[PDB]
RNA sequence: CAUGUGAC
DNA sequence: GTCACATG
Repeated sequence: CAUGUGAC
């Protein structure tokens, strides 16, 4: 960075 | 929009 996931 | 973590 893209994508997924978690937290907010 | 912000932050942490994982995979790619």

Shown are 16 nucleotides from a PDB entry: RNA, together with DNA. Entry title: STRUCTURE OF A DNA:RNA HYBRID DUPLEX: WHY RNASE H DOES NOT CLEAVE PURE RNA. The structure was determined by solution-state NMR and released in 1993. The 1993 paper behind the entry is "Structure of a DNA:RNA Hybrid Duplex. Why Rnase H Does not Cleave Pure RNA".